[PDB]
Context: bound to proteins that are not shown
RNA sequence: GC
RNA sequence: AUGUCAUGUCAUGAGUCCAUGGCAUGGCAUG
Numbered sequence: 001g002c
Numbered sequence: 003a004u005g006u007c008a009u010g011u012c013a014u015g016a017g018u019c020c021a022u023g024g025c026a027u028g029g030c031a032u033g
Base pairs, nucleotide, nucleotide: 003032004031005030006029007028008027009026010025011024012023013022014021015020
Other pairs, nucleotide, nucleotide, family: none
């Protein structure tokens, strides 16, 4: 990040 | 993903200074  | 909460917004309801939800944006918890 999701 | 599930759960839970805050702000903004749009709806729903038959006693409405009430009640219940949708969405959007974000916080926190468990996995």
Shown are 33 nucleotides from a PDB entry: RNA (RNA substrate analog). The entry has 2 different proteins, among them Ribonuclease 3. It was solved by X-ray diffraction to 2.78 angstroms. The depositors describe the entry as "Crystal structure of yeast RNase III (Rnt1p) complexed with a non-hydrolyzable RNA substrate analog". The 2017 paper behind the entry is "The Functional Cycle of Rnt1p: Five Consecutive Steps of Double-Stranded RNA Processing by a Eukaryotic RNase III". Crystals were grown from: 20% PEG 3350, 0.2 M di ammonium citrate.